This is an experimental structure of RNA (GLMS RIBOZYME), with 154 nucleotides shown.
The structure was determined by X-ray crystallography at 2.85 angstroms resolution and released in 2009.
Bound small molecules: 6-O-phosphono-alpha-D-glucopyranose (G6P).
Primary citation: Cochrane et al., Biochemistry (2009), "Structural and chemical basis for glucosamine 6-phosphate binding and activation of the glmS ribozyme".
Keywords: catalytic RNA, RNA binding protein-RNA complex.
An Rfam search finds the family "glmS glucosamine-6-phosphate activated ribozyme aptamer" in it. Rfam describes the family as follows. This entry contains a glucosamine-6-phosphate activated ribozyme that is found in the mRNA for GlmS. GlmS is an enzyme that uses fructose-6-phosphate and glutamine to generate glucosamine-6-phosphate. Gene Ontology terms of the family: catalytic activity and regulation of gene expression. The family's RNA type in Rfam is riboswitch.
It was solved together with U1 SMALL NUCLEAR RIBONUCLEOPROTEIN A.

RNA sequence: GGCACCAUUGCACUCCGGUGCCAGUUGACGAGGUGGGGUUUAUCGAGAUUUCGGCGGAUGACUCCCGGUUGUUCAUCACAACCGCAAGCUUUUACUUAAAUCAUUAAGGUGACUUAGUGGACAAAGGUGAAAGUGUGAUGA
RNA sequence: AAGCGCCAGAACU
Numbered sequence: 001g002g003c004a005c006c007a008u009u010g011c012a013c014u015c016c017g018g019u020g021c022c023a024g025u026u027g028a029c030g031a032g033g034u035g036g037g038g039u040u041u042a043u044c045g046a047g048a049u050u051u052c053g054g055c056g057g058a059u060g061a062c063u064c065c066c067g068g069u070u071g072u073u074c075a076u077c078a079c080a081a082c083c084g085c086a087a088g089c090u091u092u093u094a095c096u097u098a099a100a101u102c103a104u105u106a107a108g109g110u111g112a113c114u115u116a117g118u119g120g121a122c123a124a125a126g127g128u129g130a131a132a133g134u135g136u137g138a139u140g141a
Numbered sequence: 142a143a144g145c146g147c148c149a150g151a152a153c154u
Base pairs, nucleotide, nucleotide: 001022002021003020004019005018006017023154024153025152026151029045030044031043035065036064037063038062039061040060052150053148054147055146066084067083068082069081070080071079077137078136089133090132093129094128095127096126102119103118104117105116106115107114108113
């Protein structure tokens, strides 16, 4: 906003009595991410009336298993920390379009609000490349 | 086009 009931017979320019039953609307702004099984309250920041409350997804995390990488070169078993078309740890270094909020002004709608445009900015995690340091043993070889 | 979708509470019309 809309039907049923309750109550109202009355002079007003931002809406505006009451319950019930419906209906509509708001209800996450980008960045990031998938070997498999289990377990679980699943990463990063922006905003600040609900991005609250509920449900669903989900590429998270751990833990195991599978498969790898690195441990100065190429091979087997350990062990160590890693990685899931990336892969030891530290010390440093560019790239890594944020989008909403904000401000504004059109369109639709009875209205709550919705779509879109324009203006200007401001992140974190991550990741991808420089570079200096540095990290095994046995067995053959 | 996975901060993603839905909408029973709430809020507002």